This is an experimental structure of RNA with a sequence from Drosophila melanogaster, with 27 nucleotides shown.
RNA sequence: ACUCGAAAGAACAUGUUUUCCAAGAGU
Repeated sequence: ACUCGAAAGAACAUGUUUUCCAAGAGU
C1' cells in the first nucleotide's frame, strides 16, 4: 500500500474464472 478469508449481513443473484465491510491473517 495492497490483499487472503468463516459465520451472518449488504449489493446482485443462485455464487467467488462475481463483489464489499471485518473474525483471524499473508505480503

The entry is indexed under cis element, rna.
The structure was determined by solution-state NMR and released in 2024.
The entry is an ensemble of 11 models.